[PDB]
Context: one part of a larger RNA, bound to proteins that are not shown
This record gives sequence, C1' cells and structure tokens, in this order.
RNA sequence: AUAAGUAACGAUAAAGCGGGUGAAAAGCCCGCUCGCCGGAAGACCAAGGGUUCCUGUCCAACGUUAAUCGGGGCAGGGUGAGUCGACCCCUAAGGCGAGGCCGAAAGGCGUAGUCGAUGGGAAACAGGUUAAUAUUCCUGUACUUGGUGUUACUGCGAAGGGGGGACGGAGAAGGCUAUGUUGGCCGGGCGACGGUUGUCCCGGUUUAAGCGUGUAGGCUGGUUUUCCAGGCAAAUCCGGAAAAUCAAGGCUGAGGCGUGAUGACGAGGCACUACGGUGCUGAAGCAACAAAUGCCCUGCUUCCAGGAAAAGCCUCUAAGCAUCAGGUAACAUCAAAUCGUACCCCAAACCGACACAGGUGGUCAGGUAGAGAAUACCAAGGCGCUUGAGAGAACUCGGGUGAAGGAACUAGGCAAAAUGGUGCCGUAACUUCGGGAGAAGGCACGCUGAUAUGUAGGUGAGGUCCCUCGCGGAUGGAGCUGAAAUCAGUCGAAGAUACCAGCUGGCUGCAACUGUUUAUUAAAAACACAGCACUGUGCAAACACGAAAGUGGACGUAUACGGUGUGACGCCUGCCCGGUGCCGGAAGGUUAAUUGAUGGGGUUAGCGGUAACGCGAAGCUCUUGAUCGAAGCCCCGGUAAACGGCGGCCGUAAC
RNA sequence: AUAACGGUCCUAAGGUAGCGAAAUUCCUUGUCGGGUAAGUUCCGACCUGCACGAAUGGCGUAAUGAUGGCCAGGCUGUCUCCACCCGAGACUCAGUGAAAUU
Repeated sequence: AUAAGUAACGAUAAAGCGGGUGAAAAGCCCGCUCGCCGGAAGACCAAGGGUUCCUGUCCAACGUUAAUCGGGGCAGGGUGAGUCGACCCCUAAGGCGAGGCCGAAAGGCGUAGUCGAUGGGAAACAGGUUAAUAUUCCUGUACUUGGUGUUACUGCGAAGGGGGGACGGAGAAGGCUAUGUUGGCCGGGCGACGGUUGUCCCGGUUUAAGCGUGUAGGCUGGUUUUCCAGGCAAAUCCGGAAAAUCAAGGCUGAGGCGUGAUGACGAGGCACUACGGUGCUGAAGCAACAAAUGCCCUGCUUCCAGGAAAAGCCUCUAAGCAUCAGGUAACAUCAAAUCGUACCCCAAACCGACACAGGUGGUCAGGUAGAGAAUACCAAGGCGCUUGAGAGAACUCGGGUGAAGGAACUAGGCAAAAUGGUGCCGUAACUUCGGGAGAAGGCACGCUGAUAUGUAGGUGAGGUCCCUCGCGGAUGGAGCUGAAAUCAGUCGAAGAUACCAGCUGGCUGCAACUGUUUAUUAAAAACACAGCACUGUGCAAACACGAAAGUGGACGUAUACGGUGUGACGCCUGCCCGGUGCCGGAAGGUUAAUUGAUGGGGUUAGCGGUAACGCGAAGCUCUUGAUCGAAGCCCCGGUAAACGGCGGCCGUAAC
Repeated sequence: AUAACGGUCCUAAGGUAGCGAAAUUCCUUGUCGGGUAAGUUCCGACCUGCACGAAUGGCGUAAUGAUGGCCAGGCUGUCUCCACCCGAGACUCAGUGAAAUU
C1' cells in the first nucleotide's frame, strides 16, 4: 500500500439556555436551571511519584473531536518549625561481625560488639493571613529539655543490683464526651396562586492548648523497729523472718467546673469594587433531651492456646571523691542545629505500554427512614465520566409487560420467574440429645381518636431535711423524652406497599464436620483434619540443612520428638510369613583388602663339553598363591494397621 | 429344581463378618417391585460379585456441603409461539481515524 474514509472515539450520571472572550465556542469563563455521588465519585495522610502546585502567555505536536481550555510548550513565582516528621536515644525478626572455630581457594558460622522499625523514648494551641506555605508566618495565650551563673540546703558516685517500662483472646456493664435534636434567645421575614401576626417561616446560637480543682470509677492496708545462707562485691534498695501500733493512708482516673476570654469568632448590616472581592461594625452566644465503634479502660470479669525486647524514668550502693567535685530547689540568662514541608494519593500525577471500567495500607463519619458503616433520598463537599448531531429498519446488547397453557423446553428448569421483614400461634421422621428448625403451615401489620390534653419506662430542676460542708446523701417531683398494647373509627385493589429482603418439601451416592487446592478452562468424591495404629528415637536422641564448624529437632527428654499409613463417631477389623522387605541368630559353607608358604621361569660366579653347547649356588628379578581374614550371602527363626495374597473339577435329597 | 453332604487335585492360605448390577456388573436397558400415559436415569430388592471386602480399612451414621443422581409443590417467555415497549449500538451527517490478510 490494501482492507477503508470501514471499525472505533473507553462505563447509558444528562443535559438546556442566556451572556463573555475569540479568527472560530456543544466542550473554556460567568449565570440560571437540570441531573449524578455523598461509609463517596467528599476531606486528610503514609507509600510511590517528583514541580504535576500558582500566575502570565502560546495552540505546532500531545489531548481518541474542536479547543480560546489542559496534568501540553515557554517564562516567572511558590515549600519559613525548639514543640509535626526525619535525624537522634533504645531495642525485635534479621544482618554484619575484632579475636575465634571451620573450610582446596572463593568462602561458612559465630563471640565481644555493631547495625536494623513495622514497636518503647521531651514539649503548642486557638484565631488571622497568600495567587500559591502554614500546629512552620502574624496576633493572643502556652509548654519541654539542656548548658551556664548566683542563692540556700546537702553524700555524691556505675559498665554493677532492684523497680518500672511491660504487653493475650473474648465478654459485660456503668460513667462520659464527640455529635445530633428540640426549646429558649437574638437578627431578619409577612410571601408571584387560596391562606399565612402565628402553636408561622429563615438563619445564628462558636470558643483551644495551658494552668487550677479533683469527681464517676480502678488498684493497693498503712507506719515504725529488730534480724537474715537470696539479688556474683556492697547496699539504707528489692526479697525473706519476727514484733509494736493505727486503721484509713497512698497510687491512678475520664468527664465536669473555674480560668484562658473586658479577648477571639459571629447572622447580618454599612461603604467601595479593578464587579474577582475588599474595608468598617457587629446581636444572641443559653438549656433540656438523645448519644457512639471515641474516652475512663494498659481497667473489670472470664478463658486457655498462657500472651516482645532494650533504653528513657525511679531507686541502691562499689571503686573513688571529701568544708572539692557532685546532688536538690528557686531565680536569671543562653541554646534547641540539620534535613523534609509545594502538589496528586481508591488516582489523568502511584502499580497496570494508554488521560486504561482493574489494584492500592491508615484516619474522619452530618440529616430522614432503618438493627445497621445495608439500602433509599439528601447535607457539607464534589461531579455530568474530552467526539457530537439526527433517525427511530433487520440484527445484537441491557431491561419492562404479556392472552390461554405451565417444564410440553433442555444433557440438565441453564436462564428467568418466585420466596423474602417483625411479633405471635405452630412444627414430623430421624438424632451423636446439641440438633433437625426460620422445618413445614398460618394469623396481625397503614392512618386517626381514646384509654393517657403523652401511658409504662428513662432522665431529672427548684424546694425541704441531714451532714464527718462537698463535684455530698435522702426526699421531692417541675420540665424534657417516650415505647408497646387494647378499644373505636377510617382510606385504598393492595399498609413488611418503594429500596431492601430465605423458595419449600421427599428418596439416594460420596466426604464426618469448619478449613485447603490446579494465580489464568478442574473447588471436587482430591488435600488437610481431630481420632487410630505401626515404627524409629535414652539425648552429643532419631532425623534434617551442611565437605566442616555448627544450626534446627529443643533451652524439649519417651504423657517427648520424627517417619509412615488410616481418617469424626458407632459396630468392627477374619485366614496366609511360601515371595519381597524389616527384626533376631551365628554352629557351618562361601568370601575383600592384607599376609606371602610352595612350585616354576630370567639373569650368571662357577662346573663341564672337540664343538654343538649343556648344568648351575648366591643375589637381584618375573610369576604362582599355602596360611590368616569381617560384614554380606547361603542357612535357622520371627513379623501383615509391613509390600502383598486370600482356588479348580466331578457327584449327591421323595416329582 | 437346587445341593445342607461326598470324592479328588493343588496352595503360603483358599475371601470370614458385612455389603453387593455398586463412584466397582462386561454380558446389560439383567430380573422382580415402586414411581410415570409412557422411566437405558432414580428408589427398593434378588445374587448369575466379567472384576466388593475389612486401617493403600469393611459396613453404618445425626449434622454439615456454591458436591453427584432422582421426584414433587410453588413459579414462570425455558417452551407451544412469539407480540409490543424502554434504553445502548447498528443506519445518516460533521470531526478524528485502526486491524488481521494480500
């Protein structure tokens, strides 16, 4: 190139219109309306990313379309800390590891140590402010640790001792707060169409850390003497023992109350706008009731599977120091460095090649209905998903309804339809006595009035009494809140009216059960499982990782640990040891390395031989292989919840 | 008719209790009963177990199961046999613009 100007333009939450800018506007900006999320599609972090943040400017390319717009290009700006985090002190799993032990080398393990958070360790809150940072800037009000220097008093001292830090699961209440609702209060209103001066409508009614106080509650007897084989030494500390005396002393603790605050904030109003927003002022600012999954609570009760460490912190002394240093307290003064801090964070910025219907730990938790964090509709807040315009064929997708029939469909009721709430009545076989069971089946259910101008119950002020006088006790009940039931009436076809929300029963196979599995065609009858058995293992255990040192098994010890099979429970689990394995036996046969008797050969000092050439000691050397010699095997027994095995043929009873 | 019984061969020993056409049965849709108008599946039996059987456990078993098979009531567009409707595509216009293959 082709297919082809074809498929598609990424959730069917949805748009309409007016104005602005502009070359051009469905998509940008402003406005009004509509729709969608709201245990999120809102807000805020960690992680990861790294300028994406804000402002101006541009529209080539990027953006599934246009683009005046952008997380795009370009330029400038923007991240302010003693208290937030990191760094820092401290450790866990684990890592490294001076010497060390081990290993051909490389290296492995590990002691003293040194690192390592996901855990322990000091301290700041409210309000205001930027285009963009804020517990960091400003205003107001706080707090913590340390260094110095005075003053007063004084036994200080650690690498050591003790305390503390310091710890589980579940469950149950009580006391509270966050927060909500209603009333009161303050400001505003009198209504586009009948009515609306009222038992009417709208809005607001907020205030921190810190400091002071010490309440609901939780725990614990307190104080003083004497003595002591414990805490490696010492100890006044912890532990132990014996007395005396007193009985309330201490520790801990939410909330409330006071102060902080004559402040701040505050509906709205007023005045300018460069019409984005600025500047000034500012009322009320109370109560009752309801109420957490947050706080008291690292509590309490209870259970078995029995629930980190180390420092900071408190305390004790040793060596040592002695009117010194050091310690305690008050005051003053100084210091608290450095790095991070923008922005996204259920996402168009992270992991998915994409502006991808996927994935991503923690925190916050309003209203009406509701058991609820389900669900429906909303709030604050955020969005309409980066192609649109028409049309209204087949066919596909996602849904609604259906006459008569009702599983005739089909491998199969696959899919669909159906059931669906609360209270009460009622409920079979079987059973391991728990179950089966929500068996099954059925009745009631809205609203209004009365009982009762709002009941039972909850909450609880004033008043009164007492007091060992306070955040106290008793009584008392105003106010507030408030089920459920019964009787009577009443509307509709229908009152668990929507969303939401079991189909039921009968026979049977397999697996006891809850669990697990082939990430991506298999969830099962497979795997596991409690229970059962066999078997190994006496601790330096068997066993496993490892040339090894070591480590796991286990800081366990046969009521323990490994291996194997079986698989809750009930009734049970028969016969075979010939084969293979395992266990025991060791008299005999056979048999390894080893040892090297004996025999044979090579060589030659010599002895001979006319020659031919023969014989030939020692030494050295080639070969042979007597004797010795374990386990194994052969052999002799045992053992099947070891691997395994568990018969043919013919005849026979009144027809 | 079958064989409680007998003979004989062989083996290590010849499968007991329980169960049985079964997650095992070839023949086979065995045969009988039940359920249906009609049932190769299902349930109950029989035993002729091709080729069950006792911890590579046997036979039962309440409860449990997104487990396998079978039956019924309810329910229905599963079906007789499809019809209409509401949406999203398909179709037309404008913008952008693929693919396998050859």